[PDB]
RNA sequence: GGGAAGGCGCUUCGGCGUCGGCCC
Numbered sequence: 001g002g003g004a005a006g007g008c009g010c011u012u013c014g015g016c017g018u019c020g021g022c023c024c
Stems, first nucleotide, its partner, number of pairs: 001024003006019005
Other pairs, nucleotide, nucleotide, family: 004021cWW005020cWW011014tWS012014cHS
């Protein structure tokens, strides 16, 4: 730091970040 599913923040509610454990 990535992957797969679980989660929370602003909020117009529409969006998206991103954490932990696992391997290196």